[PDB]
Context: bound to proteins that are not shown
Molecule: tRNA
Organism: Archaeoglobus fulgidus
RNA sequence: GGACUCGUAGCUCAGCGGGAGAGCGCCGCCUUUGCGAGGCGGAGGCCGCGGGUUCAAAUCCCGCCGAGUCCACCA
Numbered sequence: 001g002g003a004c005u006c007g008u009a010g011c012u013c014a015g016c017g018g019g020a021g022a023g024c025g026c027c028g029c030c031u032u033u034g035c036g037a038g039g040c041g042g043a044g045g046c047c048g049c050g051g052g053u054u055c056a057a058a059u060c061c062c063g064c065c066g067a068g069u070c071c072a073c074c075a
Base pairs, nucleotide, nucleotide: 001071002070003069004068005067006066007065010024011023012022013021018055026042027041028040029039030038031037032036048064049063050062051061052060
């Protein structure tokens, strides 16, 4: 200098146009004799910010911000 990928629960992320979910972590009750796990239940979300499309946007497009990666007198 030229491009590419990713922003979602505390953490790792799935979903990618129509009910926001799983795993681990956290709070409690149940089972166990196999101290650590198992069972059941619950809290925890501006789905990064802002505009456009559509009846309908976590989801499609544009811009900003942030976190990443490669390539390179080719860029």